[PDB]
RNA sequence: GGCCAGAUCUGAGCG
RNA sequence: GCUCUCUGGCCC
Numbered sequence: 001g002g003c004c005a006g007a008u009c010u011g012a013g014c015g
Numbered sequence: 016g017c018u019c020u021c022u023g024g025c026c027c
Base pairs, nucleotide, nucleotide: 001026002025003024004023005022006021007020011019012018013017014016
C1' cells in the first nucleotide's frame, strides 16, 4: 500500500 | 447507508 472483519449498549459521529 | 478512530487478519 491492497482488501476484509471487528469494537457490550449505539465503536464515536452524521442523515 | 455515509464520515472518522482504534483493533485484528490475509496479501504486496

Solved structure of RNA, 27 nucleotides shown. The entry is indexed under DOUBLE HELIX, OVERHANGING BASES, RNA. The depositors describe the entry as "A 1.3 A RESOLUTION CRYSTAL STRUCTURE OF THE HIV-1 TRANS-ACTIVATION RESPONSE REGION RNA STEM REVEALS A METAL ION-DEPENDENT BULGE CONFORMATION". Released in 1998, the model rests on X-ray diffraction data to a resolution of 1.3 angstrom. Crystals were grown from: pH 6.00, VAPOR DIFFUSION, HANGING DROP, temperature 292.00K. Ippolito and Steitz published it in Proc.Natl.Acad.Sci.USA in 1998: "A 1.3-A resolution crystal structure of the HIV-1 trans-activation response region RNA stem reveals a metal ion-dependent bulge conformation". Ions in the entry include calcium.